About this RNA: This is an experimental structure of RNA (16S rRNA, nucleotides 13 to 891) from Pyrococcus abyssi GE5, with 857 nucleotides shown. It was solved by cryo-EM to 2.6 angstroms. Ions in the entry include magnesium and zinc. Among the 29 different proteins in the entry, which are not shown, are 30S ribosomal protein S8, 30S ribosomal protein S4 and Translation initiation factor 1A.
[PDB]
Context: one part of a larger RNA, bound to proteins that are not shown
RNA sequence: AUUC
RNA sequence: GGUUGAUCCUGCCGGAGGCCACUGCUAUGGGGGUC
RNA sequence: GACUAAGCCAUGCGAGUCAAGGGGGCGUCCCUUCUGGGACGCCACCGGCGGACGGCUCAGUAACACGUCGGUAACCUACCCUCGGGAGGGGGAUAACCCCGGGAAACUGGGGCUAAUCCCCCAUAGGCCUGGGGUACUGGAAGGUCCCCAGGCCGAAAGGGAGCCGUAAGGCUCCGCCCGAGGAUGGGCCGGCGGCCGAUUAGGUAGUUGGUGGGGUAACGGCCCACCAAGC
RNA sequence: GAAGAUCGGUACGGGC
RNA sequence: GUGAGAGCGGGAGCC
RNA sequence: GGAGAUGGACACUGAGACACGGGUCCAGGCCCUACGGGGCGCAGCAGGCGCGAAACCUC
RNA sequence: GCAAUGCGGGAAAC
RNA sequence: GCGACGGGGGGACCCCCAGUGCCGUGCCUCUGGCACGGCUUUUCCGGAGUGUAAAAAGCUCCGGGAAUAAGGGCUGGGCAAGGC
RNA sequence: GGUGGCAGCCGCCGCGGUAAUACCGGCGGCC
RNA sequence: GAGUGGUGGCCACUAUUAUUGGGCCUAAAGCGGC
RNA sequence: GUAGCCGGGCCCGUAAGUCCCUGGCGAAAUCCCACGGCUCAAC
RNA sequence: GUGGGGCUCGCUGGGGAUACUGCGGGCCUUGGGAC
RNA sequence: GGGAGAGGC
RNA sequence: GGGGGUACCCCCGGGGUAGGGGUGAAAUCCUAUAAUCCCGGGGGGACCGCCAGUGGCGAAGGCGCC
RNA sequence: GGCUGGAACGGGUC
RNA sequence: GACGGUGAGGGC
RNA sequence: GAAGGCCAGGGGAGCGAAC
RNA sequence: GGAUUAGAUACCCGGGUAGUCCUGGCUGUAAAGGAUGCGGGCUAGGUGUCGGGCGAGCUUCGAGCUCGCCCGGUGC
RNA sequence: GUAGGGAAGC
RNA sequence: GUUAAGCC
RNA sequence: GC
RNA sequence: GCCUGGGGAGUACGGC
RNA sequence: GCAAGGCUGAAACUUAAAGGAAU
Numbered sequence: 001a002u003u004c
Numbered sequence: 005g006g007u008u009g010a011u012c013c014u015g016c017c018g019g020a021g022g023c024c025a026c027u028g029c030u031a032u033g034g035g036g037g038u039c
Numbered sequence: 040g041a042c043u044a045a046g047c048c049a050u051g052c053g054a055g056u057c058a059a060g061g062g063g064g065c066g067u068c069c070c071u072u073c074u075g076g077g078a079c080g081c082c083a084c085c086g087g088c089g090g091a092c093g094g095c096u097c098a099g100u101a102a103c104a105c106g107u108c109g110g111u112a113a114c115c116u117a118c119c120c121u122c123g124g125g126a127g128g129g130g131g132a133u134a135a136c137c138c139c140g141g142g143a144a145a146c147u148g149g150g151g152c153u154a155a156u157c158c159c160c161c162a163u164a165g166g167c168c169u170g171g172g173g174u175a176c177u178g179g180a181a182g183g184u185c186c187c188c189a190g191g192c193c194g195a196a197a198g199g200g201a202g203c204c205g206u207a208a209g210g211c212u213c214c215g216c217c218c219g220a221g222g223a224u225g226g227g228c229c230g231g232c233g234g235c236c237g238a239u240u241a242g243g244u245a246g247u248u249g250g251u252g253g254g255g256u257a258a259c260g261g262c263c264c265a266c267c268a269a270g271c
Numbered sequence: 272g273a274a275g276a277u278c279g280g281u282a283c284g285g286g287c
Numbered sequence: 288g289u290g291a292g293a294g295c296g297g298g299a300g301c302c
Numbered sequence: 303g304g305a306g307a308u309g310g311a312c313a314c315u316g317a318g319a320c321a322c323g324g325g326u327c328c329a330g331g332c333c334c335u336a337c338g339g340g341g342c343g344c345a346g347c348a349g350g351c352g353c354g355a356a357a358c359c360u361c
Numbered sequence: 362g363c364a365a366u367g368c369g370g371g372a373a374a375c
Numbered sequence: 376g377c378g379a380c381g382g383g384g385g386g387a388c389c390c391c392c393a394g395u396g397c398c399g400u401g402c403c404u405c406u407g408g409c410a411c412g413g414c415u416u417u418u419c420c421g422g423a424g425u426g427u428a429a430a431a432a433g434c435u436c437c438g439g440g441a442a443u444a445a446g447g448g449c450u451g452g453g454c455a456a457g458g459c
Numbered sequence: 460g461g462u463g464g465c466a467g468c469c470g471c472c473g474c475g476g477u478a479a480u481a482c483c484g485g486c487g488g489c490c
Numbered sequence: 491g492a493g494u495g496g497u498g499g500c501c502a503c504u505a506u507u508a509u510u511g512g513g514c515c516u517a518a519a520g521c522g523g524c
Numbered sequence: 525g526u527a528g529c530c531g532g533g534c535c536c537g538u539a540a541g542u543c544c545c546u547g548g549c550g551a552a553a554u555c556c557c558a559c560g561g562c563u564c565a566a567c
Numbered sequence: 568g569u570g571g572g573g574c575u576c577g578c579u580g581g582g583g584a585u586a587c588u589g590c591g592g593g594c595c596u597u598g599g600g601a602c
Numbered sequence: 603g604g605g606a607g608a609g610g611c
Numbered sequence: 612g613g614g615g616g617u618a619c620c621c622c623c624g625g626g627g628u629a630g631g632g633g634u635g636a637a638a639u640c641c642u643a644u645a646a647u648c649c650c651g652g653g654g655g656g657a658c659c660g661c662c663a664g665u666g667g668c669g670a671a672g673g674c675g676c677c
Numbered sequence: 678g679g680c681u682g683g684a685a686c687g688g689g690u691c
Numbered sequence: 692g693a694c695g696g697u698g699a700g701g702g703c
Numbered sequence: 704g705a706a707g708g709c710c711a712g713g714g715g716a717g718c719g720a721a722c
Numbered sequence: 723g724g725a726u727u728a729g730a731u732a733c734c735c736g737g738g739u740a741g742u743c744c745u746g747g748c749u750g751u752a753a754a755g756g757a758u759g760c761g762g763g764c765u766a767g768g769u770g771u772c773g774g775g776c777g778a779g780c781u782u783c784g785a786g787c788u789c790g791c792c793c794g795g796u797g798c
Numbered sequence: 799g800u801a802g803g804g805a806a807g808c
Numbered sequence: 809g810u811u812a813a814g815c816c
Numbered sequence: 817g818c
Numbered sequence: 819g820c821c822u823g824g825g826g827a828g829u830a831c832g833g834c
Numbered sequence: 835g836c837a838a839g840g841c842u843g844a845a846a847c848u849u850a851a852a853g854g855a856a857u
Base pairs, nucleotide, nucleotide: 004019005017006016009857011855012854013853021501022500023499024498025497026496027495028494029493032393033392034391035390036389037388039386040353046351047350048349050348051347052346055088056087057086060085061084063082064081065080066079067078068077069076070075095306096305097304105233106232107231108230109229110228111227114226115225119222120221121220122219123218124217125216127161128160129159130158131157136151137150138149139148140147141146165193166192167191168190169189170188171187172186173185175184176183199214200213201212202211203210204209235280236279237278243271244270247269248268249267250266251265252264253263254262283303285302286301287297288295289294308329309328310327311326312325331342332341333340334339359383361382362380366379367377368376370375396414397413398412399411400410401409402408403407419439420438421437422436423435424434425433447490448489449488450487451472452471457486459485460483461482467474468473512821513820514819515807516806523703524702528697529696530695532595533594534593535592536591537590538589540588541587542584543583544582545581546580547579548578549577555572556571557570558569559568561567598694600691601690602688603686609681610680611679613677614676615659616658619655620654621653622652623651624650625649626648630641631640667674668673707749708748709747710746711745712744713743717742718741722737723735724734759818760817762816763815764814768798769797770796771795772794773793774792775791776790777789778788779787780786803808823849824848825847832842833841834840
C1' cells in the first nucleotide's frame, strides 16, 4: 500500500 | 509456496488482512455507548 | 434466549384516576342538643374519562407490503382552537343500604327503599333524500357551497357544580352541556415509477376482462348480484 | 404471456 | 461489513 | 412502516377493535373438584423446564 | 424508585 | 399511578484513557540482572467532604507503603526467531 | 536429553527407517 | 500484550465473473454447413 | 432468415433522449470538517 | 451541543441551447441489388 | 458483353 | 437421355498334359469329369488408368471417359 | 446432346 | 437509390 | 448433410463383418 | 476350415452370409479439422501459379509465344 | 519475410 | 505475419 | 459490430 | 454462439 | 425416431495436481  | 532432472505457461489449492457467532488458556483500573 | 422450539409455563408485579357529578356507611369535634344541625377525616357503590397508546416478537406475506412523487371534486375523526347561535316542559327505574338466601366452589336468586352531569318522552332549532327556479363563493375545472318555492323521513341539550359579595333579593368570577361552518390531530382509499432465484415450470384465466341496471359501504370500485358481449 | 405469464423456492420492507 | 474505485455480501438490537 | 397474540373461524361496546393482561365455537394440551361442575395459554418485567455449540437479578 | 423524561385522570395541589 | 422510563446487580459485548514503578553510583555475560542510597502513590488499604430519590460508583483532601498486579501463541520454508 | 516408519507433527510444500535445527521435554530466542 | 490461540461464515486476495477489465489453432471453450 | 442489437453522405424542421439555469421534495439518527462542554479522548 | 457539507443518484413545475441519437420532409451514389 | 470451370439433373 | 474403354468372373468349342495356387516356411483348396497356360465365341455386374498440376468448381458434405 | 445454379473480369447502363 | 451486418426461437 | 444402420421392391461380377 | 503359439476367440492362408450397386422413404452422426464464426476500414517488400482486361514485341498468322501493369482466386 | 503479436511452436 | 493468430 |  | 481445476459423467432422473 | 439411437442434462462423494510448448 491501486502489492504479492 | 506448490506440477520438472532443469525451463516457460495455463489453471486451481494454501498463506498473509478486516468484521461477525461459538470456544481453550489467562486476567489490575476507570470512563462512554443504540450490547 | 434473534439462529434449534411463534415450544410449554409454578409464583409476584406490568392501567388507572376523579370527593368541585350523586345518595350512603363509620369516626372525631362545635352549637344547642330528648330529636338535630354543622365542620373534619376515611370507606365502598352508582356515574365520567382512559384502558385501541405505550411494551414484546418476526410466524405469515413476492403483495399497492414497503420507498418516492402525486390524488380524494369519492371519505370518517372523541379530546383541542376560532367564529355564529341555544339551554323551554314533563316522566322513570335501580346500585349502595335493610330482611331472607342458594352453591364444594366459580358464581348467583327474591322482597323493601333512594339520588344524580343516570335513562326516557313533548316542543323548537337542526340533519338527510327528490323535483322546479335564481346565479352570491372557492377553484385549473363544480354531482360542491349560498338564495326562493314543493313532497317527505330522522330529530338536541346538564344553567349542572364550586367560591365570594349578598340580611335578603341578585350579582361577579372558575369549571362545565347542545347545534352549525372551518381548521387541526389520527387515519381509510387510489395511481405512475423503483428493488430476488428457477424453463429438467409454456401456455394461464371463466366473476375471469369490459359494458348496462342495481345493492352494500364512512366512501370510489366485480366489492357483491341480474342481464348483454368475448375479452384479460 | 418468451421484454417470462402461471407455478414452485426462499424471505417482513427501508433509513442503514 | 468489506474493497483504491467500479463492485460484492447482509439487513436481529436504534427510528 | 407492516403483521401476530396456542392453530382455524365469528361477534358485542365505542370516535376508534373484530381487542396480548375483554367475549363465543371447533381442534389440541393442562389444572381444581364434594364428581354435579368450573377454569388457564408470559412472542410484557424478573424467574423455571425443554431444545441446543449458543444468552443475566424472582432487586 | 416515580426524584428526572413522558402518558392517562383531576379546576388544582396531586 | 405507570417492570414505559430512570438507578443499581451478573457478563473477556463494542470503543476510549491508564497501571504492573522512577532516579543516582558501582559489578556482571553489559540488551538485562544484581548490590547500595534516594523518590513518588496512578493503582491498593483505612478515614472526612461532595455526590445520589436513598445508596453505590466517580471527584477533592488526610494517614501507611514498592508495597497489591503477565499471559497466550510460535521457533525447517512461506514468515520474525537455535545448526544447542 | 529422550523416541526410532513406532509414537507423533502437518492450512500447503513436507518431517520421522538409532548422528531428528521439523515429533516429546529442558535451556535460549521472536511476535 | 490484558490479552492471545482454535472452529464455522462474508468481503478482499481474484482481471478465478472481466461495463471499467478476461478468454476460445496446439492448454477448458466457434454450433457439421447455410 | 423472424424479433432484438448495430447501421453511409448533404439540406430544412421539431425538441423526446442529452447539456445549462432556477422553483417544490427525498424525516431524524448514522458519515466528513471547524469551533465549543465533560481532565484530553470515546461521547 | 452549535454551524457548514454530504447521503436516500431518485421524482417533479418552469426557462434556455441545438453538436450528437430519435422523429418528419427533401436531395444523392460510394455499400448492396438488377441488367 | 466476350470468356473460364471434375457445380447439379 | 444416349454411346464407349480396358480389366475381371462364369459358360461353350479347339490345342496340350501333370501339376497349379499360396507362405518367413507350410498346409487347407483347385486338377485325369483334363486344371494352370494359349486360341476362337457367348453372357454378366461394378469402375473410368496415364495426361493430372500446394491445378479448378461448390455453403459445407463432396465433384474426373465422350 | 438437352435442361439448370453460382462466381470473376469489362461497364460516364439502371 | 441505403433496399445493409449479425441473427435468439424456426427452416433446409 | 461422408460412411454405417433400418423399412419395402430389384440386382449380385469383384471384395468381404458374422461364420 | 488350414497354420503360428505356452494359449491365439487375432495378425498370415483357402472359402464365405449381410453389406457394398439401382428405385421410394427413415435415421442426422465423424479427427464432418484450416482442430481458426461472419461483415467493414487500415498497417514494408520479394517470388511462383489460375481467370479476365490493357500495352508492347514476335509469329508457321493459330482460340499461338514472350515481357510489363490492374482486378479477383490459390502457394512460399 | 519487415513492424507488430505470442508461453513458445509459430 | 494484407489469405493475420496485428490496430480499430 | 453481432 | 461457447468456457470457468481434474474425476464422478456425457452418467442418474424428467421431457421431446 | 419402426428400431438402433439423437438433442437437453445434475448431485452425493473423491482428488493436488490434470493439461500445453520447448531443453
Entry title: Cryo-EM structure of a Pyrococcus abyssi 30S bound to Met-initiator tRNA, mRNA and aIF1A. The sample was in a buffer at pH 6.7. Rfam match: Archaeal small subunit ribosomal RNA. Clan: SSU clan. The literature on the family includes a 2001 paper in Science by Yusupov et al., "Crystal structure of the ribosome at 5.5 A resolution". Keywords: Initiation complex, translation initiation, small ribosomal subunit, aIF5b, TRANSLATION.